[PDB]
RNA sequence: UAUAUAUAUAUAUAUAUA
RNA sequence: UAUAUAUAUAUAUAUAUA
Numbered sequence: 001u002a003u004a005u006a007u008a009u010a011u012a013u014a015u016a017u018a
Numbered sequence: 019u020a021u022a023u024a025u026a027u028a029u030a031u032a033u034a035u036a
Base pairs, nucleotide, nucleotide: 001036002035003034004033005032006031007030008029009028010027011026012025013024014023015022016021017020018019
Other pairs, nucleotide, nucleotide, family: none
C1' cells in the first nucleotide's frame, strides 16, 4: 500500500415494534 | 421520531496473506 475476515462508529435502504 | 434485525457504503481498530 492492496486484498480478505472480524469488531466498533456514522450514513442510506428494507422489515418489524412503539 | 425512537428501538431492534438484515443489506450496502464510508471511517477507525485488530488479525491473516501479498
Annotation: The RNA from Golden shiner reovirus has 36 modelled nucleotides. The sample was in a buffer at pH 7.4. Among the 6 different proteins in the entry, which are not shown, are RNA-directed RNA polymerase VP2, Clamp protein VP6 and Outer capsid protein VP1. Method: cryo-EM, resolution 3.3 A. The entry became public in 2023. It comes from the structure "Golden Shiner Reovirus Core Polar Vertex".